[PDB]
The RNA has 26 modelled nucleotides. Crystals were grown from: 5 mM MgCl2, 5 mM MnCl2, 100 mM NaCl, 30 % MPD, 50 mM tris, pH 7.0, VAPOR DIFFUSION, HANGING DROP, temperature 293K. The structure was determined by X-ray crystallography at 1.3 angstroms resolution and released in 2007. Ions in the entry include sodium and magnesium.
RNA sequence: GCGUUUGAAACGC
RNA sequence: GCGUUUGAAACGC
Numbered sequence: 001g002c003g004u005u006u007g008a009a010a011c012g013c
Numbered sequence: 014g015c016g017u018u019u020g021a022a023a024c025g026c
Stems, first nucleotide, its partner, number of pairs: 001026006008019006
């Protein structure tokens, strides 16, 4: 860096 | 529930 995932947060619908 | 965004975290390559 690429793929996936866990969790919070900011804006809008 | 959906669109957008910012850190944190793990696995694989």